Context: one part of a larger RNA, bound to proteins that are not shown
RNA sequence: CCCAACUGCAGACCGUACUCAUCACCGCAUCAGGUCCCCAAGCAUAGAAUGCUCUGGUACAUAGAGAAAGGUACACUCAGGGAAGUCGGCAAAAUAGAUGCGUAAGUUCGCAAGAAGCAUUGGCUCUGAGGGCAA
RNA sequence: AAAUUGCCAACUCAGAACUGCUUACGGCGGGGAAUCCAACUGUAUAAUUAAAACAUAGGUUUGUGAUGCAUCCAAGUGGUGUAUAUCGCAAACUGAUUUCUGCCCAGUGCUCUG
RNA sequence: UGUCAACGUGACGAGAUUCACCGACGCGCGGGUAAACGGCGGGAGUAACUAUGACUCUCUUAAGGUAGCCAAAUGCCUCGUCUUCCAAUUAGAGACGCGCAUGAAUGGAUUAAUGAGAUUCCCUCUGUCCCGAGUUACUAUCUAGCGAAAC
RNA sequence: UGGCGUAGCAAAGAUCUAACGGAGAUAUACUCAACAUGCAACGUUGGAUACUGGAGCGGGGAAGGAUUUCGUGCCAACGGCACUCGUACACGAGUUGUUCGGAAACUGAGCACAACGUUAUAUCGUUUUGUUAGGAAAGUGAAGGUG
RNA sequence: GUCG
RNA sequence: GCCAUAACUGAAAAGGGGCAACAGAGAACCUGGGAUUAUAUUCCAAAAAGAAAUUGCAUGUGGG
Ligand code: PAR
Numbered sequence: 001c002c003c004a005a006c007u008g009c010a011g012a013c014c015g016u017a018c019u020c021a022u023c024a025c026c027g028c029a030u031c032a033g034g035u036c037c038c039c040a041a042g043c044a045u046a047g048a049a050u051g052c053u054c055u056g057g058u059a060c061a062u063a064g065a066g067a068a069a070g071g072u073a074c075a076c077u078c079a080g081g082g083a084a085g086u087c088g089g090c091a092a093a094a095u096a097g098a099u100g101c102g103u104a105a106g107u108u109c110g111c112a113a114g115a116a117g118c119a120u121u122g123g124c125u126c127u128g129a130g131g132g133c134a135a
Numbered sequence: 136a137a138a139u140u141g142c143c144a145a146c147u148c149a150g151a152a153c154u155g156c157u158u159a160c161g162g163c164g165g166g167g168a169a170u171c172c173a174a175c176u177g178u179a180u181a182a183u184u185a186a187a188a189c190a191u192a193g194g195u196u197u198g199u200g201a202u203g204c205a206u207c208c209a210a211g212u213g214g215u216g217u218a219u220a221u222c223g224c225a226a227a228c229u230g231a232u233u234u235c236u237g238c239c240c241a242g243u244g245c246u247c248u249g
Numbered sequence: 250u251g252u253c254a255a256c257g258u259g260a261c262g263a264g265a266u267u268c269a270c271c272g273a274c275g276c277g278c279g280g281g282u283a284a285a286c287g288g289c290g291g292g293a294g295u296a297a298c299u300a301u302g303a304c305u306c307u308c309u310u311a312a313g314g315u316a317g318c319c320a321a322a323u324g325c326c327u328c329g330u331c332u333u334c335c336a337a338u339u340a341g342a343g344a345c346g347c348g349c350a351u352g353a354a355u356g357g358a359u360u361a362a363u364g365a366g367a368u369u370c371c372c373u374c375u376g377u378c379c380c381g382a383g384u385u386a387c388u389a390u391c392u393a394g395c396g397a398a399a400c
Numbered sequence: 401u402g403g404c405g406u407a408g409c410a411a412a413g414a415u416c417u418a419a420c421g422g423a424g425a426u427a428u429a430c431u432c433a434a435c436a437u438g439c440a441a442c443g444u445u446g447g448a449u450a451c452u453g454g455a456g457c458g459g460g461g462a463a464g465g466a467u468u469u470c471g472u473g474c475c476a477a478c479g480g481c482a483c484u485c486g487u488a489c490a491c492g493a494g495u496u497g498u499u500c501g502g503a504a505a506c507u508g509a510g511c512a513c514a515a516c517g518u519u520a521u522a523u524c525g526u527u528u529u530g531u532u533a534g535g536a537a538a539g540u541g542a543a544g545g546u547g
Numbered sequence: 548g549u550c551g
Numbered sequence: 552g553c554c555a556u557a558a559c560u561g562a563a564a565a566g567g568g569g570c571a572a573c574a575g576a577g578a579a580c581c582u583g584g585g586a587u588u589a590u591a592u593u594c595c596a597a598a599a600a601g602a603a604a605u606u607g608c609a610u611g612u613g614g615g
Base pairs, nucleotide, nucleotide: 001615002614003613004612007609008608009607010606011605013502014501015500018465019464025034026033036461037460038459039458041053042052043051044050056452057451058450059449062393063392064391070388071387072386073385075384076383077382078381080379081378084377089374097121098120099119100118101117106111108231122154123153125151126150127149128148129147130146131143132142134140135139165372166371167370168369169368170367171366172364173363177189178188193229194228195227196226197225198224199223204216205215207213233358234357235356237289238288239287242286243285244282245281246280247279249278250277251276252275257270258269259268260267290308291307292306293305294304317351318348329345330344331343332342333341394409395408400402415448416447417446418445419444420443421442469493470492471491472490473489478486479485498604499603506575510570511569513567515526516525517524544559546557581601582600583595584594
Other pairs, nucleotide, nucleotide, family: 005611cWW006610cWH012503cWW016497tWH017466tHS017468cWH018024tWS020462tHS020463tHS021035tWH021463tWW022411tWW023487tHS027031tWS036574tWS045047tHS045049tHS047049cHS048455tHS053453tHS054454tWH055456tWW062481tWS069389tHS078376tWS079376cWH079380cWW082374tHS082375tHS082377cHS083089tHS083091cWW083375tWH085377cSS086088tHS093374cSS095164tHS102116tHS103115tHS104113tHH105112tHS106361cSS107110tWS108110cHS124152tWW133141cWH156159tWS172187cSS174361tWS175191tHS192230tHS194284tWS200220tSS201219tWW203217tWW206214cWS209522tWW209524tWS210518cSS210524tWS211517cHS229354cSS231360tHS235353tWS236354cWH239311cSS240285tWH249250tHS249277tWW253274tWS254272tHS255272tHS256271cWW261266cWH262265tHS283286cHS288312tSS295302tWS296301tWH302303cHS302304tHS309313tWS310312tHS314315cHS314352tWS315353tWH316352tHS316357tWS320327cWH321323tHS324325cHS324326tWS334340tWW335337tHS349350cWS353356cSS376380cWS387410cSS396405tHS396407tHS397406tWH398404tHH399403tHS405406cHS414449tWS422424tHS422484cWS424440tWS425427tHS427438cHS451457tWS467494tWS467495tWW474488cWW475478tHS475486tWH477488cWS493589tWS494495cWH497592cSS498579tWS502573cWS507572tWH509571tHS512527tWS513527tHS514527tHS514532tWS514537cWS518522tWH530531cSS530566tWS532537tWH541562tHS542561tHS545558cWW548555cWW549554cWW550553cWW572575tHS579604cSS580602cWW586591tHS587589tHS596597cHS
C1' cells in the first nucleotide's frame, strides 16, 4: 500500500394529527350540484345489470295526529269499444330471457336480420353421453 | 387387444317416464310498408335550438424548388408551418361510393407578354 | 408604349420662382382562365276533320339551361290536375310539368347500411278518448317547535 | 312595519322498548283513589326492528382545508325542529423515521439566468433539431520530472 | 518523505 | 521494480449556469406488541418483542 470477511462508531433536513365529503373542499350555507386514486365478500343470474344478506357502517336529514277538495309520484287497476282524443299515438300500454325452426323486397354482396313470424320452458324420479393418474 | 382391471374430481348438455300450473320476483327489442334529408361512427349553441348544420373519407383547384411559398412581427444576425424538402408544405372549394359534371372569358376578379 | 411621382438633366433670369426633357410598377392596349365570382332569351305563323305543332320566319345574347329532377325542405297562382289511400283526407305516395323563381363540385341525379332527424299509413296495443270511477305513498289540511318573501 | 305565527321546514324507507343519566317530573288551594289538571323533548347502555349492500351513510390518499384530531368541562349564541349531543364554546393535550414521501441527486413538455442583439424605454427577443454567446465561459488533469 |  | 501521500511542468475532454414530475426515472425495513385518550412499516433498550438491509469512516485478525 491493496483486498476480503467481519467488527467499532455515527447515520443530518422537512412533511407525518384529522378530513377528503348527502357536514371538514368549491357553489355566500352543515346546498339533492360538482370533485382524481387504491382495496372490494355470499346467493340468484350471462352479470361491477338488478334483488336480497354475513363483515364494516347507520337509524342522521323537523316530528306527531290523521280518509277533505286540489296536487305531485323513481304508484296502481279499470267493463264494452280501441286513437273516435290530439297540431301530432304526446303519455301510457304493448314487445321481452333462453333454445329449436323460419325469414322478404332492396343491396356497395358486407348486410338488411333479433326481419317478419311460429313453437318449447316448472317440479320430480331416472337414463345417456362429454374425463383424469396409477398399475 | 393396457381394446382392461382399480380409484376419483368438477361441471355441462340431451333424452325419458311421473306430476302440477292461478301463466305468477327481478331484469329484458313492439313490429311492418313507403317519402324527405344527410353516406357512415364522430363534433356541436355550459343555461330554451343536437339539426338537414360542422367535421369526415373521397373529388378538384391554387401557390411553391429555399436567393422559396404562406405567415408572426415595434425592433435585431428575430419567429411558425420547417427535426421539413413537390408521395412535401401552404391557401381554397365540394363532400362516401355508383353515374355524370353541359354551354358562357362580354361583366367582375385573378394572371401572362411587355 | 399612351399615361403616372420623386430623383436626374438642361435652359431663361440678379436669384427665388418658372419652363423644357428623362421618368417604373399600375391602369390603357393585347392574351389565358368558370371544380374563379357568376350567368344560361322574346315574338309570329304552319299537317286533308279539330286540336296540336315535327316545320318555317323574325329579333336578340357573353352564352341562351345540356343530362337530369320536380307543386320536391325549391311552385306565387295552389287546397295545381290525374290516379291511389279513407265512409269522408288542404295530409301521404305515384304521376304530369305552362318550372313566379329546378338544374349539374354555387355540384346534378341516385342510393344499400346507419339516424334521440322531418313525414305518412298499417298491425299489435292500450284511460288519449267515449266517461269517468276506485285504491296507495307524499302533501295540502290540524297540532308542537321554528319561521320567511313577493308585494 | 302590514303581509304573518302566514307560505312553509314533503327526495335519500324507520323507528320501537326498558333501565339509568339529567333542572328538564310522576310538578294540583280544599272536603279528590287513579283517567278526565306537567305536556313535549334529550343522552348512554341492553334488547327488538330495519337500512347501506363491497361502483357501501366501509377502510386509506392527492388537490383543497389547517386544529375540524383527542380528553375534560360546558349550553349564552350557533347545528333553519330538538339536544343533556356537537366538526359549537372554554381549558388542557396531541403529529417521534438511517430505510416511508420529498430534497440532497434524474431527465420530459417547457421556462428563461448569463452572454449577445433590440428598444426613447427592458418589464424585449434568442436561449434542446445536440444544446448558449463574433464565441479566447474547461482551474479538471494522462504520462513524466522533483523528494 | 513512504509501503514490498 | 508496484503502490500510495505532498508541490512544478502538460497530453486529453467543443458546445455557460439553474429550474421544471409528492402519479414518469430513482429509492437500503419487515413483522409482533398489553405501545396511545389521541401517533406509528416513525414509539419498543440487553433476552432492544425482535429479525435484517444499507452508507460513510475506522481499527484489529487474515491474504497479496
Ligand atoms: C426556412 O429557412 C425558411 N426559408 C424560412 O422562410 C422559414 O421562416 C423557416 O425556415 C421556418 O422555420 C436552410 N435549409 C435552413 C433554414 N431553416 C431555411 C433556409 O432558407 C434554408 O436554406 C432560408 C434562406 O437562407 C433564406 O434566407 C430564406 O429562407 C429564403 O427567402 C435569406 C435570409 N434570411 C436573408 O438574407 C433574407 O431574409 C433573404 O432570405 C430574403 N428574405
Molecule: rRNA beta, nucleotides 2 to 605; rRNA alpha, nucleotides 1535 to 1782
Organism: Leishmania donovani